[PDB]
The RNA (LSU rRNA chain 9) from Euglena gracilis has 163 modelled nucleotides. It holds a match to the Rfam family "Eukaryotic large subunit ribosomal RNA".

Context: bound to proteins that are not shown
RNA sequence: GGGCGUGACAAUGGCAUCACAUGGUAGUACGAGAGGAACCCUUGUGGCACUCCCCUGGUUUCCACCGUGAGUCGAGCGACUGGUGUAGUGAAGCUACCAAGUGACGGAUACUGACUGGACGCAUCUUAAGCCUGAAUCCGAGACCAGGCCUACAGCAUGCCUG
Numbered sequence: 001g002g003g004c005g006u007g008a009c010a011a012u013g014g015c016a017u018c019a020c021a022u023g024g025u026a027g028u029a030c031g032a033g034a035g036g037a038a039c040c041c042u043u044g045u046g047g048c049a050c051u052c053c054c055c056u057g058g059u060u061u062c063c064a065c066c067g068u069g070a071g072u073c074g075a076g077c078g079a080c081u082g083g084u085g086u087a088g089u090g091a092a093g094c095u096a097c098c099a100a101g102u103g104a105c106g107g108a109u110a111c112u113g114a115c116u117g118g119a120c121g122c123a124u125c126u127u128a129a130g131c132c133u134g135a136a137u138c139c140g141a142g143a144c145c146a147g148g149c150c151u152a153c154a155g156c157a158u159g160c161c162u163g
Stems, first nucleotide, its partner, number of pairs: 001162007009148001012146003018046004023041002030035001048103004056096003064089002067086002070081004105140003113132001115130001
Other pairs, nucleotide, nucleotide, family: 008155cWW010147tSS010149tHS011147tHS015143tWS016048tWS022042cWW025039tHS026038tHH027028cHS027036tWS028037tWH029036tHS031033tHS031034tHS052099cWW053055cHS053095tHS053096tWH055099cWS059093cWW060090tWS060091tWH062090tWS066087tWW069082cWH096098cSS104142tWS108137cWW109134tHS109135tWH112133cWW114131cWW116126tWH116129tWS117128tHS118124tWH119120cWW119123tWH120122cHS126129cWH151152cHS
C1' cells in the first nucleotide's frame, strides 16, 4: 500500500404529535342580577404515526380430531371419490383501535408587547443605534429514517493475511 471482517462516524436527503374533553381551579374572578370564565394540575379520548400477538376475536389444506350423506372397496375395521362431500371444535401462523402497546421537547425568530434611549432640552419600543421576551410556522440526532462528505472515487478505528 492492498485483501477479507467487524465496530462506528455522518455529507446530504427525508422527518411526525396535532387536537379535544371529564374532574379540580369554581359556581370562584367578573357581574345589580342574570349568568359566568381562564392560566395551571390531573386523568382520559380522537385523527395520524410506529410496533406487536400474551389475552379476545376473525381465518382453517393441521384435511388435526370428531359427527354425518351418496357411491364404491362383500360386511366389520379401515378407507377412498363427489377438484376441500359437509356441519362441530380446532393448534400454529397471519391478523384486528375487533386485541396490546408506544409517540417529553430545544433554539433562531414573526406580528407584537416592552427596557435604556436619542434625533426633536420633553416625550418616544427603534417609523435610529443597543437591548428583553419568544407563535402549532422555520431549524434542530430533540427524538427519528436512509446513508459515503477532496480530512472522503471507497474516509475513522480495529482483527488477521499479504506485500
It was solved by cryo-electron microscopy to 3.15 angstroms. The reconstruction used 176,308 particles.